Solved structure of RNA (S1A stem-loop RNA), 21 nucleotides shown. Skrisovska et al. published it in EMBO Rep. in 2007: "The testis-specific human protein RBMY recognizes RNA through a novel mode of interaction". The entry is an ensemble of 17 models. Sample source: This sequence was found by in vitro SELEX. The depositors describe the entry as "A dual mode of RNA recognition by the RBMY protein".
Context: bound to proteins that are not shown
C1' cells in the first nucleotide's frame, strides 16, 4: 500500500483490533 476478518459507527470526507502479500 493490496487482499481479509472481528468491533464501535455508519449521512463530512472513519477509525480500532487480529491475519496475509
Nucleotide at each position: 500500500g493490496g487482499a481479509c476478518u472481528g468491533u464501535c459507527c455508519a449521512c463530512a470526507a472513519g477509525a480500532c483490533a487480529g491475519u496475509c502479500c